[PDB]
RNA sequence: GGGUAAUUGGCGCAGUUGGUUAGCGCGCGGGUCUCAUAAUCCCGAGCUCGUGAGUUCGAUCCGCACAUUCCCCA
Numbered sequence: 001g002g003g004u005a006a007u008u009g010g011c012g013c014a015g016u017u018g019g020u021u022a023g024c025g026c027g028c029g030g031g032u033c034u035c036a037u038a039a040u041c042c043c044g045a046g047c048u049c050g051u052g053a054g055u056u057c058g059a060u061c062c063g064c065a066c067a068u069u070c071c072c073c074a
Base pairs, nucleotide, nucleotide: 001070004067008015010024011023025042047063050060051059
C1' cells in the first nucleotide's frame, strides 16, 4: 500500500430516501417493607465533507481511528 467490515443516547446491540429506533440505564409514582412485575418521563455533530432527489444513520464520494488476511529493489 490492497481488500473486507463496523463506529448511534451514559451502555453494548437490530433498524436504512417518510419511527430517532429496541433493550440496558436516570428519578420521581402505583402495586401489604416495596424489589424481580407493570405504568410513566428522560439520555443524541448516528465519525467528517460534497453529490441528485419532496425526503438519506440510510445512496455515491473525501479523510481519520479499530480489527482480519495479503504485498514489499531508492
tRNA from Giardia intestinalis assemblage A: 74 nucleotides with solved positions.
The entry has 32 different proteins, among them Ribosomal protein S27a, 40S ribosomal protein SA and Ribosomal protein S16.
The structure was determined by electron microscopy at 2.94 angstroms resolution and released in 2024.
It comes from the structure "40S subunit of the Giardia lamblia 80S ribosome".
The reconstruction used 289,618 particles.
Rfam match: tRNA. For this family Rfam cites "The tertiary structure of tRNA and the development of the genetic code" (Hou, Trends Biochem Sci, 1993). It is annotated as a transfer RNA. Rfam's curators write: Transfer RNA (tRNA) molecules are approximately 80 nucleotides in length.
Eiler et al. published it in Structure in 2024: "The Giardia lamblia ribosome structure reveals divergence in several biological pathways and the mode of emetine function".